Shown are 37 nucleotides from a PDB entry: RNA with a sequence from Thermus thermophilus, together with DNA. Crystallisation conditions: 1.0 M (NH4)2SO4, 0.1 M KCL, 10 MM MGCL2, 50 MM BIS-TRIS PH 6.5, VAPOR DIFFUSION, HANGING DROP, TEMPERATURE 308K. Sheng et al. published it in Nucleic Acids Res. in 2017: "Structure/cleavage-based insights into helical perturbations at bulge sites within T. thermophilus Argonaute silencing complexes". The entry is indexed under Argonaute, miRNA, bulge, mismatch, DNA BINDING PROTEIN. Ions in the entry include sulfate and magnesium. It was solved together with Uncharacterized protein. Method: X-ray crystallography, resolution 2.8 angstrom. The entry became public in 2018. Entry title: Crystal structure of T. thermophilus Argonaute protein complexed with a bulge 6'U7' on the target strand.

Context: bound to proteins that are not shown
RNA sequence: ACAACCUACAUACCUC
DNA sequence: TGAGGTAGTAGGTTGTATAGT
Numbered sequence: 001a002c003a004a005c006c007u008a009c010a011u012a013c014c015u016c
Numbered sequence: 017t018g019a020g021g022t023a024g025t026a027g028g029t030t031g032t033a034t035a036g037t
Stems, first nucleotide, its partner, number of pairs: 002031008013021004
Other pairs, nucleotide, nucleotide, family: 010023tWW012022cWW
C1' cells in the first nucleotide's frame, strides 16, 4: 500500500 | 448533551498473506 474502520474540529454544517 | 446524514482536514487503527522444516 489493498480491505474494513476510529478520533478531533463537531452540541460544527445541512435536515426534521 | 437530539438525532439522522453528507462533505472536508489532520492524525490514527486492526486484518491479511509472508518460514522454518